[PDB]
SR2_chain_4 from Leishmania major strain Friedlin: 158 nucleotides with solved positions.
Taxonomically the source falls in Leishmania major (Eukaryota, Euglenozoa, Trypanosomatida, Leishmaniinae).
Entry title: CRYO-EM STRUCTURE OF LEISHMANIA MAJOR 80S RIBOSOME : WILD TYPE.
It holds a match to the Rfam family "Eukaryotic large subunit ribosomal RNA".
Ions in the entry include magnesium, sodium, zinc and potassium.
Released in 2023, the model rests on cryo-electron microscopy data to a resolution of 2.89 angstrom.
The reconstruction used 742,580 particles.
Context: bound to proteins that are not shown
RNA sequence: GGGAU
RNA sequence: CUCGCAGGUAUCGUGAGGGAAGUAUGGGGUA
RNA sequence: UACG
RNA sequence: GGAACUCCCAUGCCGUGCCUCUAGUUUCUGGGGUUUGUCGAACGGCAAGUGCCCCGAAGCCAUCGCACGGUGGUUCUCGGCUGA
RNA sequence: AAGCCAGAAGCCAAUCCCAAGACCAGAUGCCCAC
Repeated sequence: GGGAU
Repeated sequence: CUCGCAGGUAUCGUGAGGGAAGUAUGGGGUA
Repeated sequence: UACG
Repeated sequence: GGAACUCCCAUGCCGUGCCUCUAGUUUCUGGGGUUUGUCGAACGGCAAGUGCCCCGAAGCCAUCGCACGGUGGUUCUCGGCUGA
Repeated sequence: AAGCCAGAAGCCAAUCCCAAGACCAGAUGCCCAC
C1' cells in the first nucleotide's frame, strides 16, 4: 500500500 | 497472513589462485 | 697461439 | 701435431603472429577469346547443374614469403675458509 | 661436528596467458532513497 483469506 | 519501504547504471584498476617454453648445430676470432 |  | 673462456656471425627444430614483396586460390561468372544449339540477321545475348581456354583485383593463405622469442634467488654432486 | 663462501642441472619467483565462488570496506561519474 496492495494483494491473497 | 505476505512483502513494500533500496539500490540502479557506466568507467578505470587490484591480483589470491591456476597455466607456463624455448632448444640444438656450425663457423670466425682467440691462434 | 699455449703444450710439445 | 694441437687447445680453452670473453666476444661476434649464421643456420635447424619448436612457439606466437602478419600479408609490403613472391607463390597458390576466383561464383568480382571482372575483361577478352572460342565450340555445338537457339531467338529471321547485325547488336544483345542465352542453354550445355560454372560449356571450355587466357589474363585477373580484394580477401584468405605458405618454413613456398616476412617479423619477434627477457631476468633474479635457492639447493644438490663437488671445491673451499675458520674450527672442534 | 658446527658457523661462513662459491656453486651445471634441477626447484621457486618474475616477464607472458586466464583471472573476485578469492564474493575487492579498491577508486570514480550520474540518478534515486534516507